[PDB]
Context: bound to proteins that are not shown
RNA sequence: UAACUAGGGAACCCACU
DNA sequence: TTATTGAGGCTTAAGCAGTGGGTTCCAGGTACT
DNA sequence: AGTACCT
DNA sequence: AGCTTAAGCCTCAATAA
Numbered sequence: 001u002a003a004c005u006a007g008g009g010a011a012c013c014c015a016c017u
Numbered sequence: 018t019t020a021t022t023g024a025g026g027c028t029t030a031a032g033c034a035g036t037g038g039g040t041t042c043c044a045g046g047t048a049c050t
Numbered sequence: 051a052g053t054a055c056c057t
Numbered sequence: 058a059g060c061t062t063a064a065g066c067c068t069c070a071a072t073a074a
Base pairs, nucleotide, nucleotide: 008043009042010041011040012039013038014037015036016035018074019073020072021071022070023069024068025067026066027065028064029063030062031061032060
């Protein structure tokens, strides 16, 4: 002598109702 | 006669149903030591 | 070579 | 790739000067 979080965007493709 | 102010024909944005999953990509270029 | 940085 | 539509922008006719 349990110190307690996850993370961006842009494009494309595919699938679904 | 003549400008002058009114009304018919041309380009150009602004739109264009929803839910997951996967893939790729978001920087080289000479200097210089 | 590693990388500051400035566009 | 294409649609429709409002908005901005151009030439021709009554009308007073």
TAR RNA from Human immunodeficiency virus 1, together with DNA: 74 nucleotides with solved positions. Ions in the entry include magnesium, zinc and manganese(II). The work is reported in "Structural basis of Integrator-mediated transcription regulation" (Fianu et al., Science, 2021). It was solved by electron microscopy to 3.6 angstroms.